[PDB]
Context: bound to proteins that are not shown
Molecule: 16S rRNA
Organism: Vairimorpha necatrix
RNA sequence: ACCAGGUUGAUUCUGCCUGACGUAGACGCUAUUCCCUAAGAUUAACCCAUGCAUGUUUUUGAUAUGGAAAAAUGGACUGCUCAGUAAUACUCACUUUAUUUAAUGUAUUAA
RNA sequence: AGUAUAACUGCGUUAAAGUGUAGCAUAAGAC
RNA sequence: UAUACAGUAAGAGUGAGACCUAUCAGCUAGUUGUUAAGGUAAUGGCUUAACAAGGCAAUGACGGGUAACGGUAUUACUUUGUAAUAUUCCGGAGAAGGAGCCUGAGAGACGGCUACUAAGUCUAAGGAUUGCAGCAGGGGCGAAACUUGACCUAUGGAUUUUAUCUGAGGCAGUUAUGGGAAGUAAUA
RNA sequence: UAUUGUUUCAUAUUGUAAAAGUAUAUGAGGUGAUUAAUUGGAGGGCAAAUCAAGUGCCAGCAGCCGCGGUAAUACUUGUUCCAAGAGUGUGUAUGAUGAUUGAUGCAGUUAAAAAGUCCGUAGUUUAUAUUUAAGAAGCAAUAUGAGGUGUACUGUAUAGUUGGGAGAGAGAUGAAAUGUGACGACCCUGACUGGACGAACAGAAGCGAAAGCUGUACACUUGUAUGUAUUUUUUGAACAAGGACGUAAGCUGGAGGAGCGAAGAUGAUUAGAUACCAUUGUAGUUCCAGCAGUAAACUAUGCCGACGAUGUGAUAUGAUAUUAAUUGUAUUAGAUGAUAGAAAUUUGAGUUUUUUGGCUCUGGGGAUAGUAUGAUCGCAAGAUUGAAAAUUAAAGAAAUUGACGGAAGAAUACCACAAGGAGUGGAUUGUGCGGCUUAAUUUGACUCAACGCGAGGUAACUUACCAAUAUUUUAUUAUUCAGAGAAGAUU
RNA sequence: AAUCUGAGAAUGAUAAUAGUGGUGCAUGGCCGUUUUCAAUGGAUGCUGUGAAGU
RNA sequence: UGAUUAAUUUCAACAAGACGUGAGACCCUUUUAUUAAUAGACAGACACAAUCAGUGUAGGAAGGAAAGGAUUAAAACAGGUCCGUUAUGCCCUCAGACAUUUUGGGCUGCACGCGCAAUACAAUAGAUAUAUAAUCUUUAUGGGAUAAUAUUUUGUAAGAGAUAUUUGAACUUGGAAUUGCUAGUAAAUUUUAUUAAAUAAGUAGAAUUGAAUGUGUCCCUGUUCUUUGUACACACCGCCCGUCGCUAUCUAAGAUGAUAUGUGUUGUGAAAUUAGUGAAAACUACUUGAACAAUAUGUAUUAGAUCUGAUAU
RNA sequence: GUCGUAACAUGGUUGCUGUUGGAGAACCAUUAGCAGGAUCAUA
Repeated sequence: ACCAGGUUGAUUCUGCCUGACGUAGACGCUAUUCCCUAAGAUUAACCCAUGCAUGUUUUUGAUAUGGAAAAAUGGACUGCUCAGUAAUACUCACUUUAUUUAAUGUAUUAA
Repeated sequence: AGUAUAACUGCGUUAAAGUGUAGCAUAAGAC
Repeated sequence: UAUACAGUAAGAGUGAGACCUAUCAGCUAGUUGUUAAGGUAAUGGCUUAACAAGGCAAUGACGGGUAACGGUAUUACUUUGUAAUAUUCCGGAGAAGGAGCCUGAGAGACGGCUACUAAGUCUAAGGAUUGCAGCAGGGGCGAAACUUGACCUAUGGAUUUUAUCUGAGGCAGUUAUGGGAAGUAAUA
Repeated sequence: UAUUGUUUCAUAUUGUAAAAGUAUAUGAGGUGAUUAAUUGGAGGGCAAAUCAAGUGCCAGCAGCCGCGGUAAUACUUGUUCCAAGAGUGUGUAUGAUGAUUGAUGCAGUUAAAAAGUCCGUAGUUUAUAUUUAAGAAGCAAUAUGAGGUGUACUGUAUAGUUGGGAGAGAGAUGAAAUGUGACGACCCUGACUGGACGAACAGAAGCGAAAGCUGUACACUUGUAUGUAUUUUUUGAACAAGGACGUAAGCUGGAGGAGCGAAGAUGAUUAGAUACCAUUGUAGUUCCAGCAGUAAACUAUGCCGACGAUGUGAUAUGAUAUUAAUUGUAUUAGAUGAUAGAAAUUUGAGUUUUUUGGCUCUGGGGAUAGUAUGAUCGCAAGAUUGAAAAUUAAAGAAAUUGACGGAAGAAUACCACAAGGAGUGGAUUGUGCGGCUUAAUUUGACUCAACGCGAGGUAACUUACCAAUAUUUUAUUAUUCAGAGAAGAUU
Repeated sequence: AAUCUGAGAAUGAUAAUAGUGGUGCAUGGCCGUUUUCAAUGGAUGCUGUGAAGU
Repeated sequence: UGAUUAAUUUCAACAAGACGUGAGACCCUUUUAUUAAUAGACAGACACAAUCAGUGUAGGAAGGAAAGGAUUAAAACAGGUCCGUUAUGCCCUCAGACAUUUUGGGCUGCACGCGCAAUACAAUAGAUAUAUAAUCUUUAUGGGAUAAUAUUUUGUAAGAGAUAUUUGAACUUGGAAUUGCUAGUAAAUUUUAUUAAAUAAGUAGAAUUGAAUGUGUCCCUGUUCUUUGUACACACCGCCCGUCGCUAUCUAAGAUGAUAUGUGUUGUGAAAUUAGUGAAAACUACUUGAACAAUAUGUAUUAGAUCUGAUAU
Repeated sequence: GUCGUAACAUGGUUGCUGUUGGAGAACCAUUAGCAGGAUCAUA
């Protein structure tokens, strides 16, 4: 771990339509609380008014007692979307003696 | 030991947006 | 000043898996291989000379379509398993469409620069300038989707992050998107 | 009705970046017809009304079946009942229901479905105690066979040419007509030439892969089966790509043409026949050389492999046995049981829900439709492959009971014949029907099963027709009259 | 015209009453025809899944 | 399945064995007898080889259902009847009524087709009569329609019935075809009732004289039973196919054509990396290469005069 | 709605596949085949 109604004067079959039940979106009518959970993906990866989202730091010290510039450090992360790609993208098991690495750790060397 | 440019002072430009000439100009830095 | 070995990060290879179509049966010429060189941080027709004729297919090559981003956490229905998976997390690609490049340990970067095409805006007419698939918000499209709000309290990032910044991220408002704990009475 | 006391109101503390909110406590007021319940349904599936009032195939309702024609539990409103419940319904996709995609796990005779028949590559698959069955090759009986191909002969009949005899119709149909004969048919005779085809024997008998195959003698060529101490050693079954054969028509080229005969033209039937009937008449059907590839090409049953109940037959052949039989292998016809099936039927269509030996092809409700379009073949006609938009609740198979037949048999009868006898239909008259006429000629009935029929026989009534006259039942209620006499009777 | 008896009448509207006026294809009853036809119903047993049949 | 019966009426064999309804049984009339309400008939008897039957002879008033009637299954018909009904639904009509009464006229008329019947076409007859006394007609003295004059019945009312005499039609046995009938039957001649006065050639009955043939089949007609076929079940007045004619929706081919977007080959080529000369500005050559033109092609979608199929009415 | 009656009974010419010709319409006609027929059957 379940089936019902419909072809004929009445019967037994094949065969399909329909009812009963889920999962995502939209809609009609009606609504007192509390906690949890969601909201321009589907058509248009179409056009944008306005406001805001990336700067820190005695390292020196602006005719200036604490801020001008110059230096230093990060803006390649984070966040938004699914147009393109049928496999080169993705997943798993292996190789890289065929390769590069600021900030880190332990050491060698020079002034 | 040697070697620049800023901020500063002073003359300006254009509707706007930005940019120029002097003071052997003058700092920290790097080779 | 110049290097080792760890440690993080990334590049490059080999093999196996994955939708519909025969009213798509032959396809391929840097295409397959040998030698040599250049270039890259590096293997390699990755590029170029010379020579040769190879390489793949009814175990479906070569074509056409997709109202096709791949796995996964998670839902259903089940007697050896099917179907959905924009939605949590990992991975890849793009910033109106295309191409090119500087700085840099790391960009073929777009809240960085140059040119062309499609759309524009300011002006004293000589010139100058813009990319909301970042958060709010407006327009169009549709059967169809919210505040032009407060803040660094907690978790994090920026080279020591106890006071700097942070529309990342929290905290509240609008909506029958769903799931819970309950009400609208009890004794006679 | 009464008692008690949950939410809709406020306030402290806790808390917050600052404000909410939650929690703990505290205040008042008095109400469950209250501030505090809706959505869909009531013929069946499918729980719940033949309740009431309106409308009458209208207005409308219904996923499917179905209600609506003056009494609707099936529409509109009103009462009451049922299901779920802070929710409840309507709709577009997409799953399950579905053993209607079937590997487990469907069906292929008749409901949809086995290519017309064989050969053979890729893919699928296999009998083994590892050494042997099967397969392939080869003998005997020159057993047996409408198996095939080619030369030579032969059979009667239909049609035509011709020599004799004779002198009016011959031939066809249900019945006739056109056509046909005194330039002599038709019939009986004597000779000739051509084309097609093998009667009777002739069968639920034989051979072939299928389509198919009947006169005789030779030549060439070929099957399956039965016997058996013969060679080899696993070489097998079925098949995408490819190849061959394939009745009947139909095409190009040459030969031939007796009968038959589409198309065309005439005679009858008919409302109409351009159809059935009859008379003519061309291509074709015959032979050789090639294309073409369709059939109810049907056993409507793909091919290989293991096991199965009795009885009567048929073809071939071996053993026992001997003139009398019963027995082996391979095919094949039929009857009775047994199984299986929806059933008819049935040695497979069996060994199945207790479903599996191997391999190719086909179907998924009817209709549109084997229709469009593209591609490959063909001299052409055409063949193979082969959809959709818009539609529709049925289409279909086997079998019982009736009804019908311009269907067939066995019965029966003076409203059927036969043997008989009196009639009717022919004249006159009495009556009923039809038509017509008029002012009216009242009306029902039309085979048996209407017509001397409505018990229908001649005048007023009867009487329903025409031409004219005269007189009027009731109730509820509205209005006007009416005893200073309504409505009546009398002469 | 003159003699009695004497209490309802006239026109409306609904509802009863009347018609040999229509429909025997809207009905009952009575008939005719099939029909100088012979068939017809439960119950038991048997056959089939079944309508059903002897 | 066979025989038999008017009859699935009784038998026989049988997966069938018994029952019930209809038929039959029952009831009415005629016949013999006698107490007038009762007997009498049963296929009884014999014969024909079985049961159920059928036929023949004999006795009897009656011999095979004694003869003849009446009653009367299931079921069917759009059979007839609203002009029989104080049976009825719907519809129509409302007081000179579509009511009812009175007086005349009609239902019966006359060119013509049909059905059912009564007399006839004659010696097997007619008139007369004593009904065989006698006589006559020996072919139209058969036949009676139509009509006139006169007497008269019933009725409120005669082209109605009855009587005397006259007039005297067709008709000399009937074409095709068709109805009934098996014993006291057919045929012929008489007889009551019934229809309210008067009109019977009409029906329902009771009587007299009184035949022919068969006692058999399915040859023509009609009916029943069994078997078979089916696409019918409203049940053949069924079911059903196709061309044209109106109103809609989808779709095939088609002169000429549009729009979007991939690929390849040519030309033209902005800007920018690398290299060479140059003091620099700039010139020259390779590499990547955006964009703009001309044509070939592949995938979708869509207008079009005319106009093919199909579905729903 | 108009004009016919092809099919179902021996549907009034028995039906039905394949090919080739005709025609207002269903449909006719030559040739080969099948029973899903009106015959399981008589030297």